[PDB]
Context: bound to proteins that are not shown
RNA sequence: GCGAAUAUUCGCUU
RNA sequence: GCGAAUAUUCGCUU
Numbered sequence: 001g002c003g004a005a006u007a008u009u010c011g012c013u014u
Numbered sequence: 015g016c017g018a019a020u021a022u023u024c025g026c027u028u
Base pairs, nucleotide, nucleotide: 001026002025003024004023005022006021007020008019009018010017011016012015
Other pairs, nucleotide, nucleotide, family: none
């Protein structure tokens, strides 16, 4: 640097 | 459909 998983909240026409 | 946040584990030359 991109990404995976589980849980909990979230954002989404342009 | 792409993504954000917090935590806990993870994958990475081609």

The RNA has 28 modelled nucleotides. Primary citation: Tian et al., Proc.Natl.Acad.Sci.USA (2011), "Inaugural Article: Structural basis for piRNA 2'-O-methylated 3'-end recognition by Piwi PAZ (Piwi/Argonaute/Zwille) domains". Released in 2011, the model rests on X-ray crystallography data to a resolution of 2.1 angstrom. Crystallisation conditions: 1-5% PEG3350, 50 mM NaCl, 50 mM Na-acetate buffer, pH 4.6, VAPOR DIFFUSION, HANGING DROP, temperature 277K. The depositors describe the entry as "Crystal Structure of human Hiwi1 (V361M) PAZ domain (residues 277-399) in complex with 14-mer RNA (12-bp + 2-nt overhang) containing 2'-OCH3 at its 3'-end". Sample source: Chemically synthesized.